[PDB]
Molecule: THF riboswitch
């Protein structure tokens, strides 16, 4: 010297749930915090504070819906500078 695995995360199904007595998502400001196997680090991610803003409820019942709604599998995707690892030369 070539090619390649591997993070956070995103996106979709699919299932259990929350919430509708509006949390949750989602904006904005600010302070942090995690991030391929080592260091480092974003204009990617996460928490908190605060501040603006918002909503789809229904059934006679088993439920049915609705939320830019958790989670947990799977499917596709998925490090930037470097340093390792792997194959190939």
């Nucleotide at each position: 010297g070539g090619a390649g695995a591997g993070u956070a995360g995103a996106u979709g199904a699919u299932u259990c749930g929350c919430g509708u007595u509006a949390a949750g998502u989602g904006u904005g400001u600010g302070u942090g915090a995690a991030u391929g196997g080592g260091a480092u680090g974003u204009c990617g991610u996460c928490a908190c504070a605060c501040a603006a803003c918002g909503a789809a409820g229904c059934g006679a019942g088993a439920g049915c819906g609705c939320g830019g709604u958790g989670a947990a599998u799977c499917a596709u995707u998925g490090c930037a500078u470097c340093c390792g690892c792997u194959c190939c030369a």